[PDB]
């Protein structure tokens, strides 16, 4: 490299943006 969970803005079916963790 992928994979899940979590924060914050949001007005949603999103969008941006980021941190800690724990797989391969």
């Nucleotide at each position: 490299g992928g994979u899940u969970c979590c924060c914050c803005u949001g007005c949603a079916u999103a969008a941006g943006g980021a941190u800690g963790a724990a797989c391969c």